[PDB]
Context: bound to proteins that are not shown
DNA sequence: ATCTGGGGCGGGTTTTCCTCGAA
C1' cells in the first nucleotide's frame, strides 16, 4: 500500500536403420656456351 | 672478360544415377 491484496501452465518422449564418385588416358616431338690470350 | 641470344604448338573431359518408410 492504488479495483489493490493472494497464485508455476507442470509433470512423461532418440529421427533410428543402409549405400564404393567407379571405370578408360604419355607433355612429346628439334636444338652445343661457342669461338682470343703467358 | 669482354657478345649474343632468354622458345616456339595442338591439345583445357565424356556416363550413369539427384532418396526410398513408419510414424
Nucleotide at each position: 500500500a492504488u479495483u489493490g491484496a493472494a497464485a508455476g501452465u507442470u509433470c512423461u518422449g532418440u529421427u533410428u536403420c543402409g549405400a564404393a564418385g567407379a571405370a578408360a588416358a604419355c607433355c612429346c616431338g628439334c636444338c652445343u656456351c661457342a669461338g682470343a690470350u703467358u